[PDB]
Context: bound to proteins that are not shown
RNA sequence: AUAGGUUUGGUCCUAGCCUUUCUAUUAGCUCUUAGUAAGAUUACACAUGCAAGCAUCCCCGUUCCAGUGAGUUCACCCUCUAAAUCACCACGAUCAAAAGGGACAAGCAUCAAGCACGCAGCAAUGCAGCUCAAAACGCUUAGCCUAGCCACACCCCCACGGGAAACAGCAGUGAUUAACCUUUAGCAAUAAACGAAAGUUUAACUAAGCUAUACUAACCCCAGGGUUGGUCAAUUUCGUGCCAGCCACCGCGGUCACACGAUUAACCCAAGUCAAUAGAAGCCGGCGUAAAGAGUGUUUUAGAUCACCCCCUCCCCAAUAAAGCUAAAACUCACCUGAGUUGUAAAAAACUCCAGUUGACACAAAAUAGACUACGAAAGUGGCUUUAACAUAUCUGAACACACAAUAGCUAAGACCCAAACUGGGAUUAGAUACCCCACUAUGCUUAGCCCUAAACCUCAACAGUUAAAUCAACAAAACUGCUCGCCAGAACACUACGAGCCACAGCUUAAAACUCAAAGGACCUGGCGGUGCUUCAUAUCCCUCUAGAGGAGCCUGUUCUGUAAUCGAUAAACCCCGAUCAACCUCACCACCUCUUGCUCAGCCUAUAUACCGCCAUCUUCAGCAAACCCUGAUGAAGGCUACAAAGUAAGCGCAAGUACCCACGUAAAGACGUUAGGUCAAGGUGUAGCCCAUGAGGUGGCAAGAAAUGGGCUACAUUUUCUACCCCAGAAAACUACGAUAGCCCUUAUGAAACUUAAGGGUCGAAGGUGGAUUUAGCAGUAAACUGAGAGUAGAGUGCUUAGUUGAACAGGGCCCUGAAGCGCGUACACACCGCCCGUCACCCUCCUCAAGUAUACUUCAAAGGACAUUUAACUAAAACCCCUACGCAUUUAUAUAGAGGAGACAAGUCGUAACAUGGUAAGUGUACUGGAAAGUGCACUUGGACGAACC
Ligand code: T1C
Numbered sequence: 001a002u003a004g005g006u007u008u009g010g011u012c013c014u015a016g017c018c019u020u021u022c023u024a025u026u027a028g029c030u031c032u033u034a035g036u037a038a039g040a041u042u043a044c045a046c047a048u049g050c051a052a053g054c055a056u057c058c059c060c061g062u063u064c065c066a067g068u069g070a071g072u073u074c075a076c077c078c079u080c081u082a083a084a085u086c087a088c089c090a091c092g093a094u095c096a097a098a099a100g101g102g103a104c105a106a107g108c109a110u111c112a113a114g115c116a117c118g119c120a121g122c123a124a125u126g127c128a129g130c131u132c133a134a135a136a137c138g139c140u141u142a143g144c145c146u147a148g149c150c151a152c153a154c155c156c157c158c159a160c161g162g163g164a165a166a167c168a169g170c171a172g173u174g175a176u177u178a179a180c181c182u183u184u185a186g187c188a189a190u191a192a193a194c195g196a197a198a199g200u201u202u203a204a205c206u207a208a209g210c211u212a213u214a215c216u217a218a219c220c221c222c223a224g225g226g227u228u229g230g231u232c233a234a235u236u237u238c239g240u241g242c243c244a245g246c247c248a249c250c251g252c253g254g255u256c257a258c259a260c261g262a263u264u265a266a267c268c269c270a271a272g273u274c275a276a277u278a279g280a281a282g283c284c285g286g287c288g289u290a291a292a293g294a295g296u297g298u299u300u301u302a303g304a305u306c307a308c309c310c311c312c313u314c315c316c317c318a319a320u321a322a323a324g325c326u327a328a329a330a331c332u333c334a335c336c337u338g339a340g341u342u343g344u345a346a347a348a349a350a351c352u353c354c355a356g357u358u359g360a361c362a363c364a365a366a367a368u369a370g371a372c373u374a375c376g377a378a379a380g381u382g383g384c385u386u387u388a389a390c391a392u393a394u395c396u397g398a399a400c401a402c403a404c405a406a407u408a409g410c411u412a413a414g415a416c417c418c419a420a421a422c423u424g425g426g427a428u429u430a431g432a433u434a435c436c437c438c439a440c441u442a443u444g445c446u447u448a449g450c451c452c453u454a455a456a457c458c459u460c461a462a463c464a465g466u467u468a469a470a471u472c473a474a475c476a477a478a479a480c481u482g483c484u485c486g487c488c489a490g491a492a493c494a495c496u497a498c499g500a501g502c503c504a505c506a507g508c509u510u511a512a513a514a515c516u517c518a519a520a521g522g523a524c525c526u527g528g529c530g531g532u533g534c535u536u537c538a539u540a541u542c543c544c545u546c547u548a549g550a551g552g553a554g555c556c557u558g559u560u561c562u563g564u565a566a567u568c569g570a571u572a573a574a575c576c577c578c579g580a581u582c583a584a585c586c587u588c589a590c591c592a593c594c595u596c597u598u599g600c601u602c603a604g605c606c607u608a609u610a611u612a613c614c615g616c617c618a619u620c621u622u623c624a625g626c627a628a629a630c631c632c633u634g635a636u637g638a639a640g641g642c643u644a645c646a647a648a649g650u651a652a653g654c655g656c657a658a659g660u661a662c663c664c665a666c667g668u669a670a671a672g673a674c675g676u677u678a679g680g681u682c683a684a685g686g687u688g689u690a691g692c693c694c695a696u697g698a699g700g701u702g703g704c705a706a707g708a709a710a711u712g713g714g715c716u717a718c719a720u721u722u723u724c725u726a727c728c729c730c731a732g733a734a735a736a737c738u739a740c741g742a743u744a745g746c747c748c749u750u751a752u753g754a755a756a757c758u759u760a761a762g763g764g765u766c767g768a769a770g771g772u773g774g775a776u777u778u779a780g781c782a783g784u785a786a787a788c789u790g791a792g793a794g795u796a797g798a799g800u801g802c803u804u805a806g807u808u809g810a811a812c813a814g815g816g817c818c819c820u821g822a823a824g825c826g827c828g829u830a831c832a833c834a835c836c837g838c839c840c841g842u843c844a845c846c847c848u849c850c851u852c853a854a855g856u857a858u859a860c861u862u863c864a865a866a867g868g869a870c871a872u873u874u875a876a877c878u879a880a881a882a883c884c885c886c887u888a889c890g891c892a893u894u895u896a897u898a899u900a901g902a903g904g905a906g907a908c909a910a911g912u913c914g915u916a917a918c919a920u921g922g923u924a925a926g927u928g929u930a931c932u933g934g935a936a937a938g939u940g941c942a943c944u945u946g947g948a949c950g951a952a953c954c
Stems, first nucleotide, its partner, number of pairs: 001020001003019004009525005021280006028273002032218001034216004038211002042175001046172001049170002053060001067152003076102004081096001084094003105141004113131002118127003143149002154163002182208001184207003191202004224269005229250003237262003245252002285488003288475002293485001295404004302396003320388006326366001332360003336356003340351002372382001374381002409450006418444002423439004457946001461484001463482005490517002499510004526832002528829003532826007542816003546780005553716008561707002568579002590703007604692002607690003613686002615681003618677001620675001625654002629650002631641003661668002718773001722734004740770001745765007786808007835921001837918001840914002843911001847906006856898004862892001866887002873881002924945009
C1' cells in the first nucleotide's frame, strides 16, 4: 500500500514476523563492445617520484586550492566593529572575524539532582542566590540542514617544548578489510599565484588510461543468471527414500517428490542476473476479557469549558478515633449422677482430674434484624452507650511530594476461650513430606513501632453530557460525545539481572538485555470426554437375586514359549477346534538333496506391499441414524433450524420399520444404512506398484511337524439324584483292595490305504491323577438353561470339532438407582488421531546465551578550564637599541574486556521420579503472605471468580 502469506480441528478479533516495490555495497556465475557519470574498507603504516612560485633584488604567494570525516549544538540570524576590496592622510558602501544577544543533532531519567552553576555595588565589600521532571548535570552515538558548510591537518583538545621524522595533495605500495582505478599527458581552455605588462609555474583543472558501480545508444555474428508446492509468472521423465539435500514465509524428503539432485521443456529479467547486507519509514490506534485505568486520596506550574448554567450536589441507615458496657455461646471451678466421652465412609490414636443437668464465671467473637443497600478516598465498616467527627460554592491534575492502605509477616510488652501454619502422633497409600482424625505452637487479640504487598478486580479513570444515529466483531455489564490525566505498543526471557531508593537485609518499588520463537493471545462454533448435575431407565444389556458351568485333575484340541535343516496367515473386545465342513504320502505353500530351462499356458512366481485395491467379512449394530435438493436464522462467521392451544423448516432417497422364511399376529431367523477400527484377508481368486526370469520359476526323492513346559477352549470324571445288568421307567445287584474314575499308556486284532511304530474302530491288559476345584470368570428369560439321543458336511481312512433334528425339562424374574451403562435435558473443558487426550516440576546427561565473582592481566578516560616568579634599562646634535616564571605519572584515576569458581534462562526433545493443572481433574482454581516439602507442590489467614451449586413448591 489497491495489498498478500502465516496462529486454529475450524471460525472470528487482535497481533508480530515475513512477501510483493525502489535503491546502494559485497559475493557467485556470466561479462561482445560505444559515450557519459562515479570510483581505497581503514584519522593505521609508506617505497620515497611529483604537487609553490612569479617577479630587475623589496614585496607578494606558498594561510588559497586540493584532501579527510577523527573529533563535534563555535556553521545560521541580530547588535556592534575589525581585516580585506572600492586609486587616495579624507571616509561611505560591499564583504566578513573576534565580541555581545538569540537559534541549533539523535538515543538513554536504571544519567536526578548539578555543586558556585547568581545578583547588587564605580569600588572596598555586601547579598545567597543560579540551573533543573516543561529534562538541568551526565553517558553513548553521529561530520552537517551537499549552489555547500563545519571541523581536522604526525600524536599530546592547543603546540613554547616534548613524543618523533608524519602522502587525510596526485600517481603508487606491502598491510588490514566482504570492500581489488594509471607509479598517463598538458597550462591552449581553465580559475588561482607574481610584477603595470609582455608574461611564467599549478598532480587545481582540462584532456586521456582503467572498473558492468549507474545512466543513454547499439548491432549479420555477440545470452547468460535465477526461478518453476502456495504467497508468485512458469516442470516432463528419471534417481533418492525423513537419507542426501531444499525454503524469504508457510513448509518439502519415510521406495508412485510438480518442493531434493540430474535431465527436459517452461517462466522473469536480461549484459546482466540476484545471494548476503544495509536503507527506503511508519505516532490522531487503544486500555471490561487480547498489551494497557497505575490499591487510594490531596498540589504547584498549567490545562479544560463542564464555572452565577438547570429549577441543581444543600440532617438522619453498618465511616472513623477514643472510653465504657455485655446478651448468646465457651473455658474454668464446685455439687450430684453415669464408665464411658470423643472421633468417621469407616477406624484408630486420643481422653477417662472424662462426660451429663445445675450454679458462678472473658482482655475472644459479634445469631436474628439484613428480602435493608447505607458510610468511607480506597483499604474497609453490620452488639450497646457517650464524646469528638465525616475536606473543597468550577473541573482536571504529583512514578521528582505527602498522608493512608485487607491478609500475612517483623520488633518488643501483655492477654489465652476458641481457631490454627509448623511439628508430633492415628489413619490412608506403592509412597502420602497431603487430602481425613487428635493434640499443640507461631499467628489471629491489646498496646507501641515497623513492613507497604493482594484476583488491593465491580480487572471497566475523573468531570460534563447523549439514547440520537449507522446500536453493535465475539463474549461481558448496550452504543457513544466532549475534556483531562494515568497507562499500553508480538511471545517468552521477566513480579528477573544490574543500578537506585527505602526502619524493609530470603524484603519492597522502579526495571532491562543477550540467546530463542512464528507465533503467543482474546472470544467463539462443532464434536469428544468429565471419579459431571437432574430425571427416567437397563431387555440374561447395571446391582441384589436364579440355574448350570470355566479357573484344580486326566485327557482332547488350539496358541505361545522352547526347541528343529524345516512353512504361512488370525493374535484386547472383534486371535486362540480361528482360514481347516479338517495335514501319514498327496494336500504343501516348508527344509535337505538331486534335476529342468520359450518351461501345463502367446510362460511362470504361495516374491514384497491388506498401509494401493476389488472380492468376501469382523466391529459398534443387544444401533437409528445417514441424507442429496431447497428454504430460513445467525449484521450473509465456524455453524444452526426445536414447541401441536406450535415459534422456520420442506425434504426425494438409504437404513430402521413394513413385508417375507420357519409352526401364527408370538418367537426365532434373516435384515441391519452412512460411517468407525489404514480392523482381517495379495496364501480363495483377480489385481495396481516394485522385484525374480539358469530362478524368488518348474519337477522328483526324502524329511520336519517334538515338548521343560505356560496358557485358551472342550471332553470325561470325581459318585448314592451314583455304578453294572435286565428293561427302556413297579427289578436284581454294586457301593472305597479291578468301589467310583482315562476316549491315557502297553498288547492284540480289525477297517481304510500302495504305504499306518502313527489314522480310526474293537478287544484284552492296566486301575493313574481325581474326593467338587485359589484369586478370578462364562452362558442362559422357556420348550430356554441343563441333561440325553440321532443325523449330516467334508475323507480312501481320519475330530472329544463344526452344522443340524429331536427328546426329557427347571429355577428366579421382584426390588433398587448404591455400582456400571444408555436416554432426555443441563453444566464444565487448556482435549480435537479427540481422556489410551493434554500436561507440570525436580534429577540425569547435551547445545546457546547471560549474570555473579577472589584475584590477575589488558585497554581505555580525566589531570595544566591550574599554581606561578622578577622586573630594577641604556640611549636621546637624524633617534634608537635592549627587553623569555618555572612546574607532568602516582601503572593515580575513569569505563570496559578476559575469569578460579558459582549460578540462571532458553533451546533440545524417546532417560528417571512422581501426577500439580485442564472435567467439581478426582481435595474447584488462583492472588498476596507465611511456614513446610525429592519434584511438581502442601497447609494457614485474608481476598478474587477467570468455579459451580442443579434455579416455582418439594
Ligand atoms: C511397507 C510400506 C512402505 C508400504 N509401509 C508399511 C506400513 O507402514 N505399514 C503399517 C505400519 C504400521 N505401523 C508401523 C505404524 C501399522 C500399525 C499396525 C498395528 C496393528 C495392531 N496389532 C499389532 C495387530 C492393532 O491391533 C491395530 C489396532 O488395534 N487398530 C492395528 O491397526 C493393526 O492391526 C494394523 O492394522 C497396523 C497396520 O496396518 C500398520 C501398517 O500397515
12S mitochondrial rRNA from Homo sapiens: 954 nucleotides with solved positions. The entry also models magnesium and potassium ions. The sample was in a buffer at pH 7.5. It is bound to tigecycline (T1C). Keywords: antibiotics; immunometabolism; mitochondrial ribosomes; tetracyclines; T cells., RIBOSOME. It comes from the structure "Human mitochondrial ribosome in complex with antibiotic tigecycline". It was solved by electron microscopy to 2.4 A.